Released in 2021, the model rests on electron microscopy data to a resolution of 3.1 angstrom. Solved structure of RNA (16S rRNA) from Escherichia coli, 964 nucleotides shown. It holds a match to the Rfam family "Bacterial small subunit ribosomal RNA". Clan: SSU clan. The family has 99 seed sequences and 42,628 matches in Rfam 15.1. Gene Ontology terms of the family: structural constituent of ribosome and ribosome. Stephan et al. published it in Nucleic Acids Res. in 2021: "Structural basis of successive adenosine modifications by the conserved ribosomal methyltransferase KsgA". The source organism's lineage runs through Bacteria, Pseudomonadota, Gammaproteobacteria, Enterobacteriaceae and Escherichia. The depositors describe the entry as "Ribosomal methyltransferase KsgA bound to small ribosomal subunit".

Context: bound to proteins that are not shown
RNA sequence: AAAUUGAAGAGUUUGAUCAUGGCUCAGAUUGAACGCUGGCGGCAGGCCUAACACAUGCAAGUCGAACGGUAACAGGAUUGCUGACGAGUGGCGGACGGGUGAGUAAUGUCUGGGAAACUGCCUGAUGGAGGGGGAUAACUACUGGAAACGGUAGCUAAUACCGCAUAACGUCGCAAGACCAAAGAGGGGGACCUUCGGGCCUCUUGCCAUCGGAUGUGCCCAGAUGGGAUUAGCUAGUAGGUGGGGUAACGGCUCACCUAGGCGACGAUCCCUAGCUGGUCUGAGAGGAUGACCAGCCACACUGGAACUGAGACACGGUCCAGACUCCUACGGGAGGCAGCAGUGGGGAAUAUUGCACAAUGGGCGCAAGCCUGAUGCAGCCAUGCCGCGUGUAUGAAGAAGGCCUUCGGGUUGUAAAGUACUUUCAGCGGGGAGGAAGGGAGUAAAGUUAAUACCUUUGCUCAUUGACGUUACCCGCAGAAGAAGCACCGGCUAACUCCGUGCCAGCAGCCGCGGUAAUACGGAGGGUGCAAGCGUUAAUCGGAAUUACUGGGCGUAAAGCGCACGCAGGCGGUUUGUUAAGUCAGAUGUGAAAUCCCCGGGCUCAACCUGGGAACUGCAUCUGAUACUGGCAAGCUUGAGUCUCGUAGAGGGGGGUAGAAUUCCAGGUGUAGCGGUGAAAUGCGUAGAGAUCUGGAGGAAUACCGGUGGCGAAGGCGGCCCCCUGGACGAAGACUGACGCUCAGGUGCGAAAGCGUGGGGAGCAAACAGGAUCCUGGUAGUCCACGCCGUAAACGAUGUCGACUUGGAGGUUGUGCCGGCGUGGCUUCCGGAGCUAACGCGUUAAGUCGACCGCCUGGGGAGUACGGCCGCAAGGUUAAAACUCAAAUGAAUUGAC
RNA sequence: GCUCGUGUUGUGAAAUGUUGGGUUCCCGCAACGAGCG
RNA sequence: GUACA
RNA sequence: AACCGUAGGGGAACCUGCGGUUGG
Numbered sequence: 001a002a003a004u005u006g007a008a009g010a011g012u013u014u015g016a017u018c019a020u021g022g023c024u025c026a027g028a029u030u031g032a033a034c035g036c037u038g039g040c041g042g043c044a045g046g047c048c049u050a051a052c053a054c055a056u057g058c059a060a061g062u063c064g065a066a067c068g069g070u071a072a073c074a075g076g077a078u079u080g081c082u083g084a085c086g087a088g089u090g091g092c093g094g095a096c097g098g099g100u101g102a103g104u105a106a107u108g109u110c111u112g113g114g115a116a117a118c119u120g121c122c123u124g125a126u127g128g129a130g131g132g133g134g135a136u137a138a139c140u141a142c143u144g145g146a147a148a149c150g151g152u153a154g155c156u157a158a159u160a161c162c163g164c165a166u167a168a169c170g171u172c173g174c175a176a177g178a179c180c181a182a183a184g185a186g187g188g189g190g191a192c193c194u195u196c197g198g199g200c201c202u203c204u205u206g207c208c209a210u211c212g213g214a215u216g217u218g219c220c221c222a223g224a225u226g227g228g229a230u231u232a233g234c235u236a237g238u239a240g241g242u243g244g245g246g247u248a249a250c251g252g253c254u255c256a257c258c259u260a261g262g263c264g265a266c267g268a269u270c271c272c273u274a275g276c277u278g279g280u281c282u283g284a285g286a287g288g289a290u291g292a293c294c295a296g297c298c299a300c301a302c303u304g305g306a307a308c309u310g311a312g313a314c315a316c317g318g319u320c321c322a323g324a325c326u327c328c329u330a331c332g333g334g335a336g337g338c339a340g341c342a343g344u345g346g347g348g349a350a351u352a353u354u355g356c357a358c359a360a361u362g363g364g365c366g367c368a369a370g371c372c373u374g375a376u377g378c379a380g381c382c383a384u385g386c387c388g389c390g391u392g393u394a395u396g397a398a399g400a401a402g403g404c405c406u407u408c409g410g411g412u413u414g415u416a417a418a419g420u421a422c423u424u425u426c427a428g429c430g431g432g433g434a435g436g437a438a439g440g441g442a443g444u445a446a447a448g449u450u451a452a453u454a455c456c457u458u459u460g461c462u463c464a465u466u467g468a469c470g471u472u473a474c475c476c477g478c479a480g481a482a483g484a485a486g487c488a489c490c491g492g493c494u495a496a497c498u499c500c501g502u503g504c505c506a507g508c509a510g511c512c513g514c515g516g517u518a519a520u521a522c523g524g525a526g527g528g529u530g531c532a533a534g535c536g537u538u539a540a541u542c543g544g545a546a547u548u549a550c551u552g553g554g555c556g557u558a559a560a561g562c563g564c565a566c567g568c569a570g571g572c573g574g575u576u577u578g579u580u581a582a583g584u585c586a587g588a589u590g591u592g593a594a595a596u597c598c599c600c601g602g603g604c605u606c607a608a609c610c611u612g613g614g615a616a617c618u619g620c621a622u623c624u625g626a627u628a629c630u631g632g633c634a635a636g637c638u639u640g641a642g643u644c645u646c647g648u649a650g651a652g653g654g655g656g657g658u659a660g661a662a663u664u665c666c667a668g669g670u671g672u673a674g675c676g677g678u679g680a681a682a683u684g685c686g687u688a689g690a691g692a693u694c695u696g697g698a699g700g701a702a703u704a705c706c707g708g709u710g711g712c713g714a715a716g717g718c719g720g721c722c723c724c725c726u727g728g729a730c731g732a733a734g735a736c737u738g739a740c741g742c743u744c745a746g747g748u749g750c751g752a753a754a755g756c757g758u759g760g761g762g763a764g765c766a767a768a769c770a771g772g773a774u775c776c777u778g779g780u781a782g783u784c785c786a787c788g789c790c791g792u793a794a795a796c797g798a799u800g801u802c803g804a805c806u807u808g809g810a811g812g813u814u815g816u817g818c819c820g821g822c823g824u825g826g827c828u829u830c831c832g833g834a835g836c837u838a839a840c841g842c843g844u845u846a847a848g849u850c851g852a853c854c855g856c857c858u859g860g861g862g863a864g865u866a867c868g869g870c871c872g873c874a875a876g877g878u879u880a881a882a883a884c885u886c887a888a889a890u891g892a893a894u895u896g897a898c
Numbered sequence: 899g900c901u902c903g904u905g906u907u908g909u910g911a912a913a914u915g916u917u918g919g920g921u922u923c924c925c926g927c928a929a930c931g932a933g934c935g
Numbered sequence: 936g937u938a939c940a
Numbered sequence: 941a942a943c944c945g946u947a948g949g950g951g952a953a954c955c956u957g958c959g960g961u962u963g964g
Base pairs, nucleotide, nucleotide: 009025010024011023012022015894017892018891019890027542028541030539032538033537034536035535036534039389040388041387042386043385044384045382046381047347052345053344054343056342057341058340061092062091063090066089067088069085070084073083074082075081076079077078099300100299101298108225109224110223111222112221113220114219117217118216122213123212124211125210126209127208128207130164132162133161139154140153141152142151143150144149170179171178172177184205185204186203187202188201189200192199193198226272227271228270233263234262235261238260239259240258241257242256243255244254245253275297276296277295278294279290280289281288282287302323303322304321305320306319325336326335327334328333353379355378356377357376361375362373363372364371365370392422393421394420395419402413403412404411405410426483428478429477430476431475432474436469441463442462443461444460445459446458447457448456486531487530488529489528490527491512492511493510497526498525499524500523501522507514508513553857554856555855556840557839561854563750564749565748566747570743571742572741574637575636576635577634578633580631582630583629584626585625586624587623588622589621590620591619598614599613600612601611602610603609640740641737642736643735644734645733646731647730648729652726653725654724655723656722657721658720659703664698665697666696667695668694669693670692674685675684711718712717755789756788757787758786759785760784764783765782769778770777771776772775796963800853801852802851803850804849805848808831809830810829811828812827813826814825815824816823817822818821819820835842836841859886860885861884868879869878870877871876895940896939897937899934900933901932902931903930904929905914906913907912918925919924920923941962942961943960944959945958946957947956948955949954
């Protein structure tokens, strides 16, 4: 000094184009499987499914330096005298290591803190370590049971067990006081002593108590760690308090009462799925995916429920109860849990040896030696992956032969063969030969120890030795190119083309699509291309996919703005100061395991791989600062938003009246044969007197002209006139309040027509219905009213609401100011600039430029359908899939026809 | 009657030329010219 | 008006 | 003409009543 250097598109909708949009491919990857083929070595990986069932072997034993002992032999003299050591007591270890992810969506994990605890073995310190007792296995005798396993008496030691003494820097207690432990065993010896065993001296080790360290473990808190709201309510030991009990320790951890709480839309509860993390894969990153191997943590050992012993277990190779299964039964009873290592059966597309050694590292006992260790070290198997190397090299134009295409020339295979020189890695054979080995034993010298030049410890030195792998790595020699190349592809995407056969057959296929007589797409051949001891195919993930867009998308017409409004929670919020320092920012500290990834070096002949040092670990917490911005707090300010006064226009809403025209019917008069309807008819209506005409009355519904790209309303909607009640909007000029705001999931109200419930009304019109024709007549619900329900429309401007900014013209409609002119407002219509958009087009009323919030979409069909919930009297509404199927569906514009 | 060259408009397919008035011709004209029937 | 190519 | 919501069909190769839309 470095810790990095980081982003590709193509095919397919069309006659053609642009856009939208799905589908598909080019990449990387795997614990892989399969097909074809296959030489060597290094390295790693290797039951992902049946936590299915398991034959057999092994995986947990050590300790005569705790003890009685002698059964095997090893020696010394039948004898435990000792070398030792079966079995037994005892101590310690079996809670480690190893395996597997069933369970567990938080009693787990990750990250960062905390207090209420314990802790064998290891370590520091301080003392004690005194004096006795009763048993007991082994063993002996007997007996029961098929066995497993025992039952009786007698006997014996201990570092086994049990009293007593002792007793504090320990426990209880305010204190005073009270109470609690222990074990000895080895090596050697100058004396001295007897019991002649020992005592005694010294040294090593162990034991007891207490206070610390270390490590381990238990417990607590915050945040983060899947899906589903078609799971919205959950909970009575539940939440908290009190007292007792309990635990090593806090605690509803339990119990007894007393309080009704506690949890939840920041997702409780419930259902499904799932060990978590360091990391892994992919990606430019952000992310997505995923927890094989390696490492941390957790969980479980046939299923379920416990507890004992212990420092530590509710214990994989321990105990007990229950259940299922298997096995051994003399049918009365017993034994067993491979998710240890191999292996078997089975399942499956799919995964290995019933191997070797404790030589090394590590672990358990032991003073040590040593023993044990399916941990581990290695070997076997498998191209499963990674990387390395070989299968020759140079030369060689008769451009051989032959093949193939040409055909009559030849081209191509092709320097490719043959031929000629040359080389011998690797494989084969012979020989030589490191390293992984450090230690332990024996001797000796020094030092320490002590009364000891013993013994012990330490150091130094010497001697003989310790390798499973292993016929190691590696090196040398020998022979001769001798032992060693395949697979896929060649229509486009996508590198590489001809011939022959076949003839919409056979087949090919990821997509587009190829095949009905010249097919570069089928099969074969020749040639070529791409890879290579592999090559294809299949599966899975990510990328491409900006194709769920945080980085980084859309919603006028391609899928997408809720029919409209109010509004809770929520999100966001004008402008001044003051300090608050929460967000944010700067620095410091602790932590963020190792490995991995990256940088810089090192070791294997290189590489893979191994390894040193960094960087990184994008995080979290605490502290100290800064405070511009954001938030909290306290004052304000007036522009945002509202209040007040005057006035204006309006089919704004509700209720009650009234008027006129018209339709129908009724009564009467005049009047007398058709009327009606159709393309033509008929039903129908008519001598009981229609249609026609005049007058009178009744009834319901609707408001000609005005009337307008006019007005009003949030939307749906709202048209005669008049009165009562009532909402909103706008203008002028002030006053006043002083952010009182904006947007809104749920929620609430509103909401054309049709439809329904109850009771009226019913002129016209008219689903259905009836009849006449090839539309007509008649007419029920309905349309109308009161009230209730329904909550849907192409409910449209196919454009959510709010705010700000940005060239301009013409018109309508309502204000107002000034002198028809002249400005200043609100709403509204058309045209059009920049800008935007795929285009159309939008264009100050944006689809321009930005900000706040909400809704909604991500292929077509299935389908706004099924199921479930909710709502409804029903119709149905709302919320809302999946299987399966297609490779397009669609938008805009263009070129032609019809 | 039918096309091309260049230019121009449009992201593009394409259009303009060759869209109109009058009578093959004239004029206007983002077209200007050419080859043809 | 075409849902034509 | 096409479509939307709703309601009905016993002369149903689809048709009708009501309101709405132009995406005629």